[PDB]
Context: bound to proteins that are not shown
C1' cells in the first nucleotide's frame, strides 16, 4: 500500500481481527 471480515446510540475522515 492492497484484499476480506467483525465490533461501534458512534457526532470521530470511528475502532478491531485475518492474509500478502
Nucleotide at each position: 500500500g492492497g484484499g476480506c471480515u467483525u465490533c461501534a446510540c458512534g457526532g470521530a475522515u470511528g475502532a478491531a481481527g485475518c492474509c500478502c

The RNA has 20 modelled nucleotides. Method: solution NMR. The entry became public in 2007. NMR data were recorded at pH 7.2 and 313 K. The depositors describe the entry as "Structural basis of RsmA/CsrA RNA recognition: Structure of RsmE bound to the Shine-Dalgarno sequence of hcnA mRNA". Schubert et al. published it in Nat.Struct.Mol.Biol. in 2007: "Molecular basis of messenger RNA recognition by the specific bacterial repressing clamp RsmA/CsrA". The entry is indexed under RNA recognition, PROTEIN/RNA, CsrA, RsmA, Shine-Dalgarno, TRANSLATION-RNA COMPLEX.